[PDB]
RNA sequence: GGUGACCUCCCGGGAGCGGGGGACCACUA
RNA sequence: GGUGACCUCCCGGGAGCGGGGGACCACU
Numbered sequence: 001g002g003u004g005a006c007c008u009c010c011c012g013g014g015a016g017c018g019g020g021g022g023a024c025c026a027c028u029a
Numbered sequence: 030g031g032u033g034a035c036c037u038c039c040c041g042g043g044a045g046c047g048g049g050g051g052a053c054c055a056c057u
Stems, first nucleotide, its partner, number of pairs: 001057004007051006017041006025033004
C1' cells in the first nucleotide's frame, strides 16, 4: 500500500411509504 | 355529505443500497 470483519460519522437519487393540498370520474338510501 | 378510483402539486425521518471518512481487529 491493498483486502476483509465489527463499530461509527457525513452525503445521496430513485422507489416505497408517511404528512399537507388540488383536479376529476363512478357509485351512493 | 360519504365511499371507491385516478391524475397532480408540495414536504419528509429511518431502513436498504451507493458514495466517502474515522476507529479497531485480521489477513497480505
An RNA: 57 nucleotides with solved positions. Sample source: THE RNA WAS PRODUCED BY T7 RNA POLYMERASE IN VITRO TRANSCRIPTION USING RIBOZYME TECHNOLOGY. THIS SEQUENCE OCCURS NATURALLY IN HUMANS. Released in 1999, the model rests on X-ray crystallography data to a resolution of 2 angstroms. The PDB entry is titled "29-mer fragment of human srp rna helix 6".